An RNA structure (23S rRNA, nucleotides 2047 to 2925) from Bacillus subtilis subsp. subtilis str. 168, in which 796 nucleotides are resolved. It is bound to chloramphenicol (CLM). It was solved by electron microscopy to 1.96 angstrom.
[PDB]
Context: one part of a larger RNA, bound to proteins that are not shown
RNA sequence: AUAGUACCUGUGAAGAUGCAGGUUACCCGCGACAGGACGGAAAGACCCCGUGGAGCUUUACUGCAGCCUGAUAUUGAAUGUUGGUA
RNA sequence: AUUGACCUUCUAACCCGCCGCCCUUAUCGGGCGGGGAGACAGUGUCAGGUGGGCAGUUUGACUGGGGCGGUCGCCUCCUAAAAGGUAACGGAGGCGCCCAAAGGUUCCCUCAGAAUGGUUGGAAAUCAUUCGCAGAGUGUAAAGGCACAAGGGAGCUUGACUGCGAGACCUACAAGUCGAGCAGGGACGAAAGUCGGGCUUAGUGAUCCGGUGGUUCCGCAUGGAAGGGCCAUCGCUCAACGGAUAAAAGCUACCCCGGGGAUAACAGGCUUAUCUCCCCCAAGAGUCCACAUCGACGGGGAGGUUUGGCACCUCGAUGUCGGCUCAUCGCAUCCUGGGGCUGUAGUCGGUCCCAAGGGUUGGGCUGUUCGCCCAUUAAAGCGGUACGCGAGCUGGGUUCAGAACGUCGUGAGACAGUUCGGUCCCUAUCCGUCGCGGGCGCAGGAAAUUUGAGAGGAGCUGUCCUUAGUACGAGAGGACCGGGAUGGACGCACCGCUGGUGUACCAGUUGUUCUGCCAAGGGCAUCGCUGGGUAGCUAUGUGCGGACGGGAUAAGUGCUGAAAGCAUCUAAGCAUGAAGCCCCCCUCAAGAUGAGAUUUCCCAUUCCGCAAGGAAGUAAGAUCCCUGAAAGAUGAUCAGGUUGAUAGGUCUGAGGUGGAAGUGUGGCGACACAUGGAGCUGACAGAUACUAAUCGAUCGAGGACUUAAC
Ligand code: CLM
Numbered sequence: 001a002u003a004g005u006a007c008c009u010g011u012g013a014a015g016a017u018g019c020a021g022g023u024u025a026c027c028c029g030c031g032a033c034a035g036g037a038c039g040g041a042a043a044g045a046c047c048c049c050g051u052g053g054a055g056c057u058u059u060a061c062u063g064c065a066g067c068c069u070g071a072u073a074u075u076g077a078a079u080g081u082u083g084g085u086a
Numbered sequence: 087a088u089u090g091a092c093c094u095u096c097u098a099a100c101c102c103g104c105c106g107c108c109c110u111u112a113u114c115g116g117g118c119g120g121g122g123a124g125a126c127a128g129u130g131u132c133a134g135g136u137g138g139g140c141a142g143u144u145u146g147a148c149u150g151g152g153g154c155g156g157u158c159g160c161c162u163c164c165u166a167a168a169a170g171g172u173a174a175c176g177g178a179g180g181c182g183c184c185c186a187a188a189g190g191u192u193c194c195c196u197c198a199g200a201a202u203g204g205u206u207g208g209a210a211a212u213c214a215u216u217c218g219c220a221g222a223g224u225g226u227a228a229a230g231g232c233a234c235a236a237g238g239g240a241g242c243u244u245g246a247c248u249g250c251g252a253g254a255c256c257u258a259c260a261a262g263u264c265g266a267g268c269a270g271g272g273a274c275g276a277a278a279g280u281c282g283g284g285c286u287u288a289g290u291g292a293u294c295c296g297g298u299g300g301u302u303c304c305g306c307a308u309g310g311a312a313g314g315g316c317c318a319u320c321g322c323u324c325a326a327c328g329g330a331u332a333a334a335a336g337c338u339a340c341c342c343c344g345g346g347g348a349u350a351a352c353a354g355g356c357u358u359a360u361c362u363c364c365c366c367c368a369a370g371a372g373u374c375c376a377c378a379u380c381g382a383c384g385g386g387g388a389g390g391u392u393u394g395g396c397a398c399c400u401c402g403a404u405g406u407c408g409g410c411u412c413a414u415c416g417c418a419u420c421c422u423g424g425g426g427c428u429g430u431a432g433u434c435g436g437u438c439c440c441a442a443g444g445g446u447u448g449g450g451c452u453g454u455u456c457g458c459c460c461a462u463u464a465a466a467g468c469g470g471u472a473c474g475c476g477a478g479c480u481g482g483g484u485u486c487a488g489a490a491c492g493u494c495g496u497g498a499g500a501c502a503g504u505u506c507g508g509u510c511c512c513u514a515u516c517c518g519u520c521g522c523g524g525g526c527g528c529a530g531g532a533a534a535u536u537u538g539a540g541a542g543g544a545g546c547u548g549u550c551c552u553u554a555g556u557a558c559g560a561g562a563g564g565a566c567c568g569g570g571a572u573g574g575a576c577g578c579a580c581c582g583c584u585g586g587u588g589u590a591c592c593a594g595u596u597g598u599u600c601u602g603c604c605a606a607g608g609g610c611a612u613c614g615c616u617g618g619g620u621a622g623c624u625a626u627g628u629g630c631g632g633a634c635g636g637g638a639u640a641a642g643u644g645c646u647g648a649a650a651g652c653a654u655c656u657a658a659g660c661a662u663g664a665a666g667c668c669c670c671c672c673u674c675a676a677g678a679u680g681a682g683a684u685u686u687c688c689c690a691u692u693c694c695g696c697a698a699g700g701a702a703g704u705a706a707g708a709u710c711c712c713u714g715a716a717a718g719a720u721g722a723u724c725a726g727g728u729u730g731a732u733a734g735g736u737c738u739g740a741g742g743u744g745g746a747a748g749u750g751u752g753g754c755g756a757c758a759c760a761u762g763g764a765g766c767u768g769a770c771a772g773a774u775a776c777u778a779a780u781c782g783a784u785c786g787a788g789g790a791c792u793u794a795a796c
C1' cells in the first nucleotide's frame, strides 16, 4: 500500500490478522467496550552524532566601542630659571 | 648669538548650558559690548593603558552509549594459529638518550660462582690453587645474537670520512632499511686487509616561514645593490607526535536544526555472573544418634521475577513509578482437602509428599513499591501477563520553562541533594470482547415440544453445642472420627417487610406577578422551598444457593504374589484413597452444515415448455399495518386487533396525602370548629366497547435421485 483482515503454540529484524503446525469459524448488519493493529497526531524534546546553529559566561583567543594618559596640530606674547649647539 | 626644557604672568586665538543691547512679537541662532576662563580646554592625527560594555570565534579524537578516568609518536616481547602480516580501553616493559671512547684499527686475552688455604678480613675486599659453556658480560627495555667472541685489556688514531652507489628489503604515499663496489683523501696494520660510528633493533617531527655559513647561479634599462636561488646547518612536549591558526575556555533546564535505533535511558531478546529455588557429599550440631530438625568445607542443577552484561527490534515516538478499574495464568501452596516421617503423649507444631477447586481484610505513616505499626483473619501465598492494564482513569513521584535553601563553580550555571508551583489530545475502520437483529441453509411447506455433541457458571470457610471434660496426660491442659446448630465473605432472584428514590401524587409555606376585585387559583423563583409518598427501579431489605452423593484417580496405605526356597504394594492378579478429575447442581446449546428427535397441521392446484425446469394463484401458517407492555437503544420478544378488555377514558376500588371548596358557627382578628377520615390522586386491581386497535395488502407447499426393506 492493496486487503476475502480468527485463535493457540511456534518461527522470524529476537513481541505475527497475513509465515509453520494445529485449533476454531455459515453470509450481512445494528448498539456497546477498548486488548491488538508496536493504533492516529507531531521526520524524539531525552541520548548520541554534525569539525550544524543560537543565547549566555569568563583570569579562553583575537578584536572593537567607551574611558584614561602622552606627543603633535589648532597655539600666540612676555618675565624668570636651566639645557644643547655658534 | 640662535634654538630647546620647565615655571610664572599676560591677552588676542579657542571656549562659555553667564549678563546687557540689536536682528526680533524668539530660553534657537547670529552680531555687538561687558564678564569669566585662556593658549589650557575642546576638536583632528598618532601613541600607550584599561576595557565580556560589545563583536567574531575556538573549546580534539578514541571510547562495548556519552561524560569522567585512561590513551595518542617511537622501540622490544607475548597474544600471533612453526614465512610474512594480523585486532581489542588484551598481557608485560622501555624511548624522547648516552659515549671524544663506551668510536676506528692492530695485537693480546677469557667470564659468573664454588671448593681448599690465607694477619687485618667477616658470608662477602685482596691473593693462590683446582673445578668451571657461560651458570658472566654486552652503556640502556626486551628479544635475537655473541667465548675462530659482538665480552676484557693495551698501543696508535678520528672512517662518528667527502662524492656516490649495481642491486635488494620495506612500503598507499611520504618516509624507513641494507648494500657490494668505484673515486678522493686518510686511520690502524709487516702485509692480507678492516674502518662511511656503537652486538643488533628505540633516542624522533613534514611543509611554510625565519636565522647563520658557503657559493663559477639570478639580479626587472645598464653597473652595482636590495632581495632571491643552490649547498651546508640552526630554530618545534607542532607529545592530539602525517604537524587544521601565528594566535582560543566554559554554560544552556530558555534552547534550535540536520540525522541515528549506526548509540544510551523504558519494555522485549540473548546470556545467567548475580539473584530465587532445588539438589549431591556428609564433617558436625542434635544427651546417645549425619540424615526428626539443622547441615561446615566443597560439588551439581533448574528457573528467568533481581542487580547486571550485550546493543539484536523500535529515536519519520514502542508513554515511564505508584494507585484505581478489570482481571487472567504458573505452582516453587498462605488457607482449606488428603498423606509419610517426627526429637508426633494430648492440644499445638516441625518437615517432606499429593493437591491450583475456591479463597486469600480494613486502617496509621510515606508519591511510593517496599517496609514498620494498629486491629482483624481459616489465610492475610509467591511469581508471570510490555516490572498485565494511561486510544480505560488518576498524575502524588520522577522528568521542561518560575522560585528558593544547602553545596560546588570567578561566572553563566550545576546537583540520583532538597523545597513550593506547574496544559494527560483522539467521533473506533479492522480483528477482538459483550449484547441484539436480518439472510440463507438444514431435499415439501408450517405450529409447538424437545435430545444434548458441545460450552459456560458454581466450587470458599469460621464459631458454638454435642460426642466428652471421654481418649491422652503426673498435672496443666485436652482431641480424632461422628452428629447438630448458627455465622462471615461471595452469588442468584425478588419488593411482601425495613428503608431509598419517586420533576404529570397529596399537603404546608416565602416573594412577586397574572386570572378585574374578595375568596379561590395559575406563572416564575433548583421540582421556589419544606413535610410526606403510589407504581416502577432498588440495598443497606427479604428469600434461596455452594446439599446429599456416585465413578475414576494423586500422594499414601495395602492384600495376595513370584522373579529371588526368604522377603517384597507389582512383574501377573485384587483393593483402598483428596476441597482436586469426570459426573451429580445451575444456565446456554442442532450454523452439532454431523444442521438430530417427537407430536400436530396443510395436501398434491393452474399455466407454459418435448422434458428438464420455470411462472402463477393459493393451503396450513405467518407477516405488513395498528392497540400496547410483563419486553425494549432499534430490530426483536410478549399481550391484543371488534365472537376484542390490547391501551386510554369511564365506573368501583387499593394505596398515598391528611381533613377540599362552599356554607355555617365561634373569635375584634390571625385563626378555630362543624358540615365530613373530607377533598384530591401518575404509573396499581377489577369491571365497562365509550375512544382507538378500520378497510385492506403481502408472503407462504405440491415435495430430486439411488439402493434396501416392506
Ligand atoms: C514518548 Cl511516549 Cl514521550 C517516548 O519517548 N516513548 C519512548 C518511545 O518513543 C519509549 O517508550 C520510552 C523510552 C524510555 C522511557 N524511560 O526512560 O522511562 C520511557 C519510554
Stems, first nucleotide, its partner, number of pairs: 003017001006023005026525008035517003039512002047346004052342002054338004060143005066136009076096003080092004085087001101122002104120006146158003155175001159181006182327001183225001184284002189243007197221001199217005223232002226289001228287003247270004253264003259328001272281003295321007303314002353400001354398001355396003359393001361389006370380002407482001408480003412474001413471005420445003423440006447461005488506004492501003526677001530688007540674004546574007558563001576631005584625004591618005596611006635669003642662004689789001691702004707785004711727005732778003735774005741767003748761005
Other pairs, nucleotide, nucleotide, family: 002018cWW003004tSS011016tWH014354cSS014355cSS030719tWS034514tWS037477tWH044046tWS045403tHH047151tSS048349cWS051330tWH057497cSS058060cWH058496cWS060334cSS061138tHH065137tHS075125tWS075127tHH076098tWS076125tHS079093cWW084088cWW097124tWS097125tWH098124tSS099124tHS100123cWW100127tWS137139cHS143334tWS144334tHS144335cWH145336cWH148175cWH161227tWS162228tSS165174tWS166173tHH167172tWW179227cSS180288tWS182290tWS182325tHS184188tWS187189cHS187244tWW187246tHH196235tWH197222cSS198218tHS204212cWW206207cWS208209cHS220233tHS222235tWW231236tSS232235cSS245271cWH245281cWW249282cWH251266tHS252265tHS256261tWS268282tWH275277tHS275278tHS291324tHS291329tSS292324tWH293322tWH305311tHS305312tHS323325cSS331333tHS336498tWS338340cHS346401tHS347351cWH349401tHS350401tWH352404cWW358359cHS358360tHS358390tWS360390cWW360392cWW367383cWW368381tSS368382tHS369381tHS371376cHS372378tHS375429tWW376381cWS378436tSS389391cHS389418tWS390392cHS397398cHS404472tWS405510tWW407453tSS411475cWW417442tHS419421cHS420442tWH421464cSS422665cWH423664cSS424641tSS431558cSS431562tWW432557cWS432563tSS440640cSS441665cWS443545tSS443665cSS444546tSS445465tSS446466tSS446467cWH452456tHS453482cSS462466tWH463465tHS464546tWS464547cHS475478cHS481510tWS487508tHS495497tHS495498tHS514516cHS522721tHS527681tWS530787cSS531705tWS531706tWS537676tWH538675tWS538678tHS539675tHS553567cWS555556cHS555564tWS556565tWH557564tHS559561tHS559562tHS575632cWW581583cHS581624tHS581625tWH582628tWS583627cWS588620tHS588621tHS592765tWS619768cWS620769cWH625626tSS625627tHS634670cWS638666cWW639664tWH640663tHS641663tHS646656tWH646658tWS647657tHS648654tWH649653tWH650652tHS656658cWH676678cSS677679cHS688705cSS695698tHS703788cWW704787tWH706786tHS715717tHS717722tWS718721tWS726779tSS730775tWS730779tHS731776tWH732775tHH744763cSS744764tHS745762tSS746764tHS753755tHS775778cWH
The entry has 29 different proteins, among them 50S ribosomal protein L36, 50S ribosomal protein L21 and 50S ribosomal protein L5. It holds a match to the Rfam family "Bacterial large subunit ribosomal RNA". It comes from the structure "YlmH bound to PtRNA-50S". The reconstruction used 66,113 particles.